[PDB]
Context: one part of a larger RNA, bound to proteins that are not shown
RNA sequence: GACAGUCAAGGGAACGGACUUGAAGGGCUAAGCGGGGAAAGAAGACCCUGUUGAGUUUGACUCCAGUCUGGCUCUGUGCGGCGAC
RNA sequence: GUUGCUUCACUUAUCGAAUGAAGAGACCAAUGGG
RNA sequence: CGUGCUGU
RNA sequence: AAACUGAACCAACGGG
RNA sequence: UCCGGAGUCUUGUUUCGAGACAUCUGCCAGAUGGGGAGUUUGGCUGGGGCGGCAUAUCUGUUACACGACAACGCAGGUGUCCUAAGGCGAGCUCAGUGGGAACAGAAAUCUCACGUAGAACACAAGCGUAAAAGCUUGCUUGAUUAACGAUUUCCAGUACGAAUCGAGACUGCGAAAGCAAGGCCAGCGAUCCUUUGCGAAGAAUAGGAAAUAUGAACAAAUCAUACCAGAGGUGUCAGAAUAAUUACCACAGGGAUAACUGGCUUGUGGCGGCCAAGCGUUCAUAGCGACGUCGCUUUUUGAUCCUUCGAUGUCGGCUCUUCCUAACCUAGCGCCGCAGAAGACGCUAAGGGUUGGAUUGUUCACCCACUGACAGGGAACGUGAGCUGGGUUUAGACCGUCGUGAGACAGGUUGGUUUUACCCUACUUAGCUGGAAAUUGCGAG
RNA sequence: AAAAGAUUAUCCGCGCAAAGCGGAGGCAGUCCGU
RNA sequence: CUGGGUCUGCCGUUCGGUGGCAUGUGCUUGGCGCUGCCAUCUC
Repeated sequence: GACAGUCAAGGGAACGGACUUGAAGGGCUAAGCGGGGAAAGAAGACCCUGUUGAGUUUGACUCCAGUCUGGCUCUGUGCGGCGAC
Repeated sequence: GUUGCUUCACUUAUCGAAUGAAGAGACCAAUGGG
Repeated sequence: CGUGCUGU
Repeated sequence: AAACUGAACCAACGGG
Repeated sequence: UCCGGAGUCUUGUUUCGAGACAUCUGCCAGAUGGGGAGUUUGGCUGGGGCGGCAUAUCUGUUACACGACAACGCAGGUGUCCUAAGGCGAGCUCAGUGGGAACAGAAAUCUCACGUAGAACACAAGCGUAAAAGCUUGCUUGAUUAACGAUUUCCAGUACGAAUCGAGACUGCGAAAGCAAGGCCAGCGAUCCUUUGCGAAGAAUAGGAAAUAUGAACAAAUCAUACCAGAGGUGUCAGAAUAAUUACCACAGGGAUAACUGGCUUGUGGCGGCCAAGCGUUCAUAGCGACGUCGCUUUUUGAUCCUUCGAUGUCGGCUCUUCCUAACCUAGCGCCGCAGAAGACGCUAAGGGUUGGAUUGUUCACCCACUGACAGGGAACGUGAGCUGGGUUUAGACCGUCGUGAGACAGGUUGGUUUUACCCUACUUAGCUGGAAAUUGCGAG
Repeated sequence: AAAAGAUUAUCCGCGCAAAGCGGAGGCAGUCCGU
Repeated sequence: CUGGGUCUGCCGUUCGGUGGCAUGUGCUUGGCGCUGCCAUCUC
C1' cells in the first nucleotide's frame, strides 16, 4: 500500500491521476532530485459542542474530621456563705 | 426540712512526674482508734 | 530545745 | 561551707 | 544458736505535686471549619466570549385584500395601578376658534356663536364611542355566589392565561325596557409540601329525602388524615436546589463551528473613465479638475462559512524558477505653458535589467551609498520530507495592571526537540530496444 | 516513393525537346519453348 | 520475329595481380605509403 499514476482549460464539494473538449504519450530501464501525490505519523493539543471529566481556588451549593464551648457524667468527705421551695 | 450554687480546709477516684517503685509518716500522741 | 541528726 | 581527681563490699565486736 | 551492732510501730497509699478541679471518661448540644469530600457553575447567538432578550408575553408593521408566515427585522409595551378609575340611572358636551366683559395682558372668570371628535377613556398601540363608552352628579357592591354547562384563542384541537355565550341564588341602579358576575381585548402559575375557609345548633327507633368520613378488635375527648374551594411559586415563565480557574490538562465527537489558503461578494483599499464649474497672468481639457457619475482589479481589510478537525505543517528571511503589465531603466514614437538642458503627459512594447548597507524577528518603514534604473505584483498571501527558528503559540521564571484566590493579559521579558523518500509521477542526466494495419493483413500510395 | 520514364524490351551517352547526333566485342558447341 | 534461358570451346578491350625504370605528392624513429610507364603473369 483502495485501484492507480503526463498535462491545459471547463464545470464540480466552488484547487482532478480518472469526467468534458483539446495537447501530448513506443516499451523496459540506472543514479539523482524533492514540484506534486491537498505524500508518510497521530481517531486536531487550537476552537466549539456534550445535560463527559480531572487537577487546583474561593465569598458557590452540600456536608465531614480537627480545634474550642455548654450540660450531664466521671464524683468523694467537713464546717460554712449566698439563694429556692 | 430539702435543693441549686459556692468560698475554704481535706484524700481515696482521677490526672502530671520520678524511681532499679531505695528509706513515707509517726513516736514530739488529738477534734484519733479499740 | 532539736527531728532521725559521724561527714562539707 | 569556695573548689582544685586517694580508698571504702562479701561485719568487726558485744549480750543471753 | 538467738538478740544487738543497724531504734520500734502501721486505721495499710512506692514517693512527690495537683485534686474533686480539668488538659480525665463517655454520650448529647452549638460555634468555627477549602484542612478534606461530593456536585454544580442555564439557553438562544451570522464561531464562542462580552452585550442583548428576539426565554413568558401585548399593539402597529414586515405579511403579499380570508386565516397562517421567519430574522439579534422595524416602532413601541407588560410583571403594575383603581371602593372608584367598578355597577347603574339622569343631565350635559368635548379639543379649539371667533365677538364682547372692572383691574385682566398671549394666558384667570362670565356670556354668545361656531365646533364629525380635531378631546377624553389609569397606561404602549390599534380599533370603537356624541342626548355616549367622554364629562358632572346621584344611589350603590354583579369586583360575591354561580349545581363539574358549552365554546373560542394558543393547539396535539392538552393544560395554563385571557375571553364569549349561558342556567340557578341573592342583589344593585332605573318609572320602565333593560344594564352589570370588574375596569373589553397584555397585567401571569403544575404534581408534592405548608396553610386557611365550608361540613352551626336542633331533630330522626335508624342512616332513609335528609346527620361529612377514617385511624381498620371496640368507645369517648384530643391529635392526625381525607373529600371541596382558595393562598404561599417556580420570570429559564409546562414549573433543578448551584461560583470560579486551567498555559499541567483529559475524553467523546464536530468542518453542523472559529484561527490559514482557495471560492462568492467588493462596502473598504487600489486603479481608471465620463460631464466641465474652476485653477493654469490670458485660455475648461499643455498639465490638472471640484459638485456629480460610470466602471475595472482581487497586491488591502472586511462580509460570509462552501471544502478540510480519524490533521493540507500557521510569520519573515535565504535560495530558485516562471508568469502578469497598471512601464522604473532599456528600444521606437505622438504631444506640451517642448528654445537648449532637464522634464511633464501619452502610444506600441514584458526581449533584457531592476543593487550594496545601518536599525528592526519583522512584512511595512526610515536614513546612508551606488546606479541607465534601483517599477508594482502573482504563482495554496509560490517556496519548512529545501533550510533557518529571531517572532507567535505550551510546560520554567520575572514585572506591571486586574482578581480575595487559583490564575488572566489580543501587555513587556529571558529560555525553550524543526522527524521519514528506497514507491509513483515530474525533472536532470544515463543505457537497452522494438516499430508504418504503429507488433497483425499477404491491406500494395 | 517530395523516384525514373515505358510492355521484356533502351543498349547506352546526350538533348527542355522536337528535330537530330556520336559511341555498342566476336566466333564455335548446348537446353527450352515463343 | 527466330527468340529466350544458362553451361562449354575460341580470340579480343576495359579490370586483375607478378617482374623491371622514372616523375608528382607526402614523409619517418634515412623509415611509412600510394600513384605513374613498360613488361610478364593471373584474372
Molecule: LSU-beta, nucleotides 543 to 1464
Organism: Leishmania donovani